[PDB]
């Protein structure tokens, strides 16, 4: 080069049951410190691996493709 499988916060990794995406360890600005731990205080963010097509409505139905893994290509 052909297919199969794994790709979901920094990292571990929860779920469906087509449509307002979870938890905790962590983590960012404080009060404190010369920093930090801890305590008392504030929450802030998901390009669902990636480019794109259907669709009222894309992490779930399609097509392509990339790193990696497995096959008397």
């Nucleotide at each position: 080069g052909c297919u199969g499988a794994u790709a979901u916060a920094g990292c571990u990794c929860a779920g469906u049951u087509g449509g307002u995406a979870g938890a905790g360890c962590g983590c960012a600005c404080c009060c404190u410190u010369g920093g930090u731990g801890a305590g008392g205080g504030u929450g802030a963010g998901g390009u669902c691996g990636g480019c794109a097509g259907u669709u009222c409505g894309a992490a779930u139905c399609u097509g392509c493709c990339u790193a990696u893994c497995a096959g008397c290509a």